[PDB]
Context: bound to proteins that are not shown
RNA sequence: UUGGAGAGUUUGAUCCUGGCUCAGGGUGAACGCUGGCGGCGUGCCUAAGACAUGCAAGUCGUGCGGGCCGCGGG
RNA sequence: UCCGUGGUCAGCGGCGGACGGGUGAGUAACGCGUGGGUGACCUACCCGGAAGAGGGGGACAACCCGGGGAAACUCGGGCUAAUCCCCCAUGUGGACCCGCCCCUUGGGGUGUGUCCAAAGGGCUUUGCCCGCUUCCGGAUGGGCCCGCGUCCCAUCAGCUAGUUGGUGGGGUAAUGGCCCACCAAGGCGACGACGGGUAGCCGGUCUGAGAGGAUGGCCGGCCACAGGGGCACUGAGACACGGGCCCCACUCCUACGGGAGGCAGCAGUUAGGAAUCUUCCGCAAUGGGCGCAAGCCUGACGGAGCGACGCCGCUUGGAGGAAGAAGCCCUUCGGGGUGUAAACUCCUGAACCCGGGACGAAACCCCCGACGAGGGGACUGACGGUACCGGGGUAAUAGCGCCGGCCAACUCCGUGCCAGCAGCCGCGGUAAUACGGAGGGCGCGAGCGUUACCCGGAUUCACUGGGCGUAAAGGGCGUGUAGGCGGCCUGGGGCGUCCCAUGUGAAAGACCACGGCUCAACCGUGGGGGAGCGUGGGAUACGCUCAGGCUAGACGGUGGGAGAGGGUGGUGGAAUUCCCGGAGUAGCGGUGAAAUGCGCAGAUACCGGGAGGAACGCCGAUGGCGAAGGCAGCCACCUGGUCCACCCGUGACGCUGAGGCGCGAAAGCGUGGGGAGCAAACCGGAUUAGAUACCCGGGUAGUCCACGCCCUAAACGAUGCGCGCUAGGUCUCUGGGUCUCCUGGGGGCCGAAGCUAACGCGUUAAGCGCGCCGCCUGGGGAGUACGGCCGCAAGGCUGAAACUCAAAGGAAUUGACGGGGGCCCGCACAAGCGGUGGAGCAUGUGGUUUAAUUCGAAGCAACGCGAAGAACCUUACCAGGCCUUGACAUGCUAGGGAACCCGGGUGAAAGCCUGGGGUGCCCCGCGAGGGGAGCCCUAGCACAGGUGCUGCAUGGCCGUCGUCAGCUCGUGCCGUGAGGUGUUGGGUUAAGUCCCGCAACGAGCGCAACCCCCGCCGUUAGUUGCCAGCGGUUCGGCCGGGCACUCUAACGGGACUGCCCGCGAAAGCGGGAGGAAGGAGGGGACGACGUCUGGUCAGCAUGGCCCUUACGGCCUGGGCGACACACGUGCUACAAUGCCCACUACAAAGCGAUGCCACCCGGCAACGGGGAGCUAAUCGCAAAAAGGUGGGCCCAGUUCGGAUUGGGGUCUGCAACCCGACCCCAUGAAGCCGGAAUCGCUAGUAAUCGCGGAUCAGCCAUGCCGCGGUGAAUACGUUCCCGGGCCUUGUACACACCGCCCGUCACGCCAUGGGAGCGGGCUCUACCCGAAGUCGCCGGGAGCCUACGGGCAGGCGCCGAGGGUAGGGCCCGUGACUGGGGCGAAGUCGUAACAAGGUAGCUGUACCGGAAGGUGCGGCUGGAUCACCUCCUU
RNA sequence: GGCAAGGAGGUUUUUUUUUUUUUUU
Repeated sequence: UUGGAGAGUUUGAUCCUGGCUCAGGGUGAACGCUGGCGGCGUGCCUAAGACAUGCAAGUCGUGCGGGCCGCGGG
Repeated sequence: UCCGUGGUCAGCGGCGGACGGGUGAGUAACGCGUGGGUGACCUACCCGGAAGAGGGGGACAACCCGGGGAAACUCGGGCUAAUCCCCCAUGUGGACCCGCCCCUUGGGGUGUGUCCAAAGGGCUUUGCCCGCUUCCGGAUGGGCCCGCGUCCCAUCAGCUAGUUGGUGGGGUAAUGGCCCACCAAGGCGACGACGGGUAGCCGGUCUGAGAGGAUGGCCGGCCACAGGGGCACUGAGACACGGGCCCCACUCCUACGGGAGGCAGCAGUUAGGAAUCUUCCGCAAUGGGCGCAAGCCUGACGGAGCGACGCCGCUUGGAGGAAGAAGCCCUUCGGGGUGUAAACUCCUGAACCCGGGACGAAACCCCCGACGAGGGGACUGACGGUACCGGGGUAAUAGCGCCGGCCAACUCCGUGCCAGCAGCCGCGGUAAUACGGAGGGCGCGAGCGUUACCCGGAUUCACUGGGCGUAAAGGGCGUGUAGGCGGCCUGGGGCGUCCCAUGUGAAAGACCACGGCUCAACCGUGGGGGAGCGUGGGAUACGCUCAGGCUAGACGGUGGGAGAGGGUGGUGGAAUUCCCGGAGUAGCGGUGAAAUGCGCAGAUACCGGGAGGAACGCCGAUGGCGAAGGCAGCCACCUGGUCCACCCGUGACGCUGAGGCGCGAAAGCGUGGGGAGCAAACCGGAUUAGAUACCCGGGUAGUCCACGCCCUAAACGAUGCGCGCUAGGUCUCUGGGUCUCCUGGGGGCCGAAGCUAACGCGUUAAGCGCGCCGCCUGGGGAGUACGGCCGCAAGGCUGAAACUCAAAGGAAUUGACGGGGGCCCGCACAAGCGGUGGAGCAUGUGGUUUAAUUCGAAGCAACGCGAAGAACCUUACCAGGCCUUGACAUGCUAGGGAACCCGGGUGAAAGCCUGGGGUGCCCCGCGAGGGGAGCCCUAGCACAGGUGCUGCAUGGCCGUCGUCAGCUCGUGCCGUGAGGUGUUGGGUUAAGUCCCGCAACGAGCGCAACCCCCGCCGUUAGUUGCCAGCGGUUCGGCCGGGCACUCUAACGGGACUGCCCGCGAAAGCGGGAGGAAGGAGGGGACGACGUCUGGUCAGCAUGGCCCUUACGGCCUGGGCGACACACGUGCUACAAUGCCCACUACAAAGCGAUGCCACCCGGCAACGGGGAGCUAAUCGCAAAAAGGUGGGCCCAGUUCGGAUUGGGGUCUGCAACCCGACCCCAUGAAGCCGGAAUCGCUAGUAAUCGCGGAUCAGCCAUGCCGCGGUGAAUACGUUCCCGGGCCUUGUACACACCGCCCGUCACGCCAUGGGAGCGGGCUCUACCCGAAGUCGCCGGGAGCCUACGGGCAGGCGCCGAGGGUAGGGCCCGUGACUGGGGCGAAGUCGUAACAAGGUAGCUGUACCGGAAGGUGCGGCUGGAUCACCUCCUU
Repeated sequence: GGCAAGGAGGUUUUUUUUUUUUUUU
């Protein structure tokens, strides 16, 4: 010293080797069946394929000269 | 009219547009991470400090004029403003060249020269505020550079011309080969360059005990990109996502006369896909941009929307409520279950309604103070009237997966190798917890499952934490390169290593603690730490390293040894073959047996001469030598390795060894030689179903030599090399010694410790350890393909993937099996006698037939078996007629009834229909009797009934292996274990019978014995027995008489290898004598654990399934008896040891007074009358037959033989057509000892002859179970066939040899190699053309502003996207066709392999062949058995 | 010192031929 479990399957049976498989946890998910409410998150992993429309970066009349429109009206 | 100021539209100027937002394409890179450098650098806005804002001049939009345009408007002419541009001045100060000073890469200082600044607006004007200008410092943000880290393929191994360095330039904020001229010839790479593949990298994330692995999605950091590309412009900053130019691809708009676009921003469309959102609200907050500021913009953002996508929270109710409803499920029909579950009673109140209503908001601004501090006051909410609070308020969604094992959870039905399940192992073939539904259960719950993928279990790539004799795995052997590793003593340094100090290790995340949303999720606050790396300081054991010493490792010196070590040249004898000579004759050879072949043209055998090649007997060994492959007559030469001794020299000089180089058996290959024997291929002879084999006769390459190749192997000890450490015993080869012994290097066996899954190993390690190398990572695909390298070829090395399987294996155990071994047994063979197979008939069976020919039994071990009795019955089958509570059970109810008799019509019968004769009592009993124990009768009910299926659901009982001697247990011991021991061993027996031995000691089931029959004797006992001695004797135990004997039948006796001799340890064995009997006397009865999913659901029993006016039940009739055929078992024969007729003898066992039937008569007879005895040792069946005597037949298809057929009858029986036996007359068949084959019997047996019984009316009985009569042969022997016992051996068998298994071939499916080529992607090289643009030269015969030695237009050039042309490389895809491969219940050919696998196997190679394979040559044992020779313990 | 259990050594030998057995537990 905060930490470590295994099982099924080769044989008539055994022991060993050794592969396959399972019990756990995980996910930007997807598919089936089913689906009540809320919060917090999160949602083109493929075609950096193609894109209708709106909108995503402007502001200062305390830098300067003019357009029209409100006007005291010389 | 007109000035002022509002607001608005653009223009000019400024700041921003380089941030913020998207994306992951590219990039294996200083991109990123981490730590550092910059004396080589920039940094707008913001701070801080010093100093200034003096004058003078000018342009372009806007506006006007003019044209072009369908526009978008674009060109020229002309005033004008600034914080626009320019010039002059000033200089704190800065820049630059040359000097000097420090410092030291270009840092700092100063001297001289030269050069460089400006900007104004605004108000509360004389004062601030916002701007400007230069400069030095801060701050932030960057550039560039370095050390370390960062994926797969070496089937990518060599790469590089701006390439690597220089000098000088160009360029930049700045270093640089960044770029350019020139000069050098360099730079990089197994520490993996180059090339290919793939990837943005990190904080982190998931998993894991950790070490690791896997991963980079949202959030944060960096990088890279903005349709594809190139470019520069402006600028502090970009080579700019919503800027510019140009080229390309695409799209759009057009009035088509021409121009436009770049969602990888937010949303949205479309395509792709298994799949991923609203064309929302707002600037209220935080943040950014601008602005003095009000404020404006902000798809950053804050929010809201859709989606169980994830996590967290919540709900569909709560309490009570039956010994427990209904429904549904099981059920042994009693009940069990769902289940307090429901209903129901009460409580509560998600949703929902009303009312109220947020925190996030406080500054900016406003007033005082100085617009500063400070205090003071006002505006402003998208989310939203949302949350939340208050009041009121309805019992209000549940689903999904599983229930064979692993793995929580079981029953019914349906289905029947079908439909289907399946993660692995596996389920399903008519009782399925495994399929489908159901009831029930289990698990989770607005989720539950599935698929994909990551880590885990997997010490299954092993650092932590594995392996390599036989499981996958030691390189064929050396020699060595680099590399890794390295003895003993002392010093220096401190590289590794170790300690401390410090910087760093962003934030988020994670972990701990506290907190905020009603909890939680989420979120905040605070704490805790690593590692790594930088700096400083230290330590020195170990590793390093430089220095110096040492002898123990290693090497050398000297003198000796052994050896089939190697290269070369010689040389000997045996033998084979050929040839010559001689002699001599008929065969030789060859094999299992033969033939081919050889031989009278003179073979073989023999002698003499000769030629030639190859291999070396004895010695010889389980021996020696070599690194391996390997090496064997003798001689010489040349030459390697090695061992010992003495302890003399060097002084760690060492071990290993990726690559490299060399060696490398056999076969093979090239060019020559050589060729006797042998002998792939080939021919021929046999064998065989075939025989492209094994055996035989031939025979060519090859085998041999030289030179050069090939480079494989069971190249093996299946064991890499070196060194140290860990008992001994025994043989051996070879050195040394103080040679009974000691010691050194080799070769074997047995063994301590230890190791090992076992087998085994064990100082020759497979033990304990260190070094380095090689190799393994499931089986097949496959040592195959592709590529590469090598080769003349053959082919060798390196060496995959797809696809597919659930195994493939090691060793050991128990069996079984063997054309393995030893021992031994059985009528197993042998030896011998009678048969079967042929014939005719009997019977059973196959088959065919049939309306049905009922069913079962199927090698041994079904077939004269169930059948110990089929005309009807039986009888289960078929046809036809009928019964439906039934032919039979048990209990209930009701109407007739006594139980019960005869009858009656009808009918094939069954059935259906009908008067009488019947009324006992338990009784109200005078009458009605009401009804009753009662058993009949019909009705209804519950139930019967089924020889319908399943012997593969079963009991019982049987066959069989096999009367074989076996099969086991308890405890102890051995072994990880299965199991072994006992039970093996030696002897012995009919035997696991007994003896002896023994890590075993006992014990059970079996063997034997106890049981019955036979064989001798005795006892007991006399209506069967006999004179056995008398008696009588009608003559027969008849009578008297006796039970002695025979016998009858009960009980005992008797033999036990108990006695003798021989053997031997004993057990037993040989023999003897007894005795009626011996060596268990002959024969029964009796059959171990078990085996054949053996037989039987049709004896019976019996679970399950099935039938219910029939699958039940009664009848009549038919069939089970059929007949082209085929088989088992039998009977009678085929004749003279025989047939026929007469005469005459001797049995045993059983049966019978519902029967057996004497005796007499009828009858040729079957039989039929009569009739006596017997419930039977008492009468009967009854004669036994064969045999004996006599007689006939005379060798013939017959006096053999009795099949078939005609006719006539007898008896049983209701009835003999189908279908009974028997009698008589006629008929009188096949058959003249039976092919291949095959059975029984070892003695009172085989043969043969009759007799009885069961069943049964009778009988198809020649069958079966028994009884006695007469009564042979033969056994050397165990070699062969069949079966079995015990030990042992091999094994690839275990469904156990009727096992297993191999390769062609055929069909289907799949992936893959090759392939004339075809398509495509990437890439390289060369050259031509070349837009934008920067750069450089020109600006002149020309133009325009000049600031006139200027600028601009314009010109030319280099480079340049790309386009074109051409030729290469790599990769993917596809291709007629073609190669093999994998896979797929029951196809074809053979039989290679496992047992000596029937030719030991395997092996490299070579040839051949349908196929497995066969053959040669060499190798391996991972080889069998019998013996030889020996090693080592008992 | 040999009959005895043996292993492994190594020696020596092998009897004319003579096939096959559908699927499933």

The RNA (16S ribosomal RNA; mRNA) has 1533 modelled nucleotides. Bound small molecules: TC007 (8UZ). Entry title: Crystal structure of aminoglycoside TC007 co-crystallized with 70S ribosome from Thermus thermophilus, three tRNAs and mRNA. Prokhorova et al. published it in Proc. Natl. Acad. Sci. U.S.A. in 2017: "Aminoglycoside interactions and impacts on the eukaryotic ribosome". An Rfam search finds the family "Bacterial small subunit ribosomal RNA" in it. On this family, see Yusupov et al., Science 2001: "Crystal structure of the ribosome at 5.5 A resolution".